Shown are 77 nucleotides from a PDB entry: RNA (P/E-tRNA) from Entamoeba histolytica HM-1:IMSS. An Rfam search finds the family "tRNA" in it. Rfam describes the family as follows. Transfer RNA (tRNA) molecules are approximately 80 nucleotides in length. Their secondary structure includes four short double-helical elements and three loops (D, anti-codon, and T loops). Further hydrogen bonds mediate the characteristic L-shaped molecular structure. tRNAs have two regions of fundamental functional importance: the anti-codon, which is responsible for specific mRNA codon recognition, and the 3' end, to which the tRNAs corresponding amino acid is attached (by aminoacyl-tRNA synthetases). tRNAs cope with the degeneracy of the genetic code in two manners: having more than one tRNA (with a specific anti-codon) for a particular amino acid; and 'wobble' base-pairing, i.e. permitting non-standard base-pairing at the 3rd anti-codon position.
RNA sequence: CUCUUCAUGGUGCAGCCCGUUAGCUCGUCGGGCUUUUAACCCGAAGGUCUUCGGUUCAAAUCCGGCCGAAGAAACCA
Repeated sequence: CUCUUCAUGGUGCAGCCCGUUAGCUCGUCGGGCUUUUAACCCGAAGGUCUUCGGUUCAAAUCCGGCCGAAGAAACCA
């Protein structure tokens, strides 16, 4: 330099390459089961899906520079 890929709670993984408002566990709090403890079950909070634009009836999600990492290949000031 050319082609290609990925980024989501405190953490790791989901998600629809069309789209209409984002989940599963661990982590926290409380409750349930038990005679009691440990396991076990449940609810709430926790991100708004890297950052800006277009794409429309609306974008994590389609397209563009920008970020920040990865794979292959190339290099006369």
The entry has 70 different proteins, among them Small ribosomal subunit protein uS7, Ribosomal protein L15 and 40S ribosomal protein S7.
Taxonomically the source falls in Entamoeba histolytica (Eukaryota, Evosea, Mastigamoebida, Entamoeba).
The entry is indexed under 75S Ribosome, A/P-tRNA, P/E-tRNA, Entamoeba histolytica, Ribosome.
It comes from the structure "Cryo- EM structure of 75S ribosome with A/P- & P/E- tRNAs from Entamoeba histolytica".
The 2025 paper behind the entry is "Cryo-EM structure of ribosome from pathogenic protozoa Entamoeba histolytica reveals unique features of its architecture".
The reconstruction used 39,958 particles.